[PDB]
RNA sequence: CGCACUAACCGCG
RNA sequence: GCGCGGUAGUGC
Numbered sequence: 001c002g003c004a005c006u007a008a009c010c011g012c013g
Numbered sequence: 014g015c016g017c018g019g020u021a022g023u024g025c
Base pairs, nucleotide, nucleotide: 002025003024004023005022006021007020009019010018011017012016013015
C1' cells in the first nucleotide's frame, strides 16, 4: 500500500 | 437507520 471492523471523532448523502 | 468519505484505533 491492500482488506475488514470500531470511533460516545469529523464531513457528506 | 443505513451508505460514502477524511482521520484515528485494532486486527488480517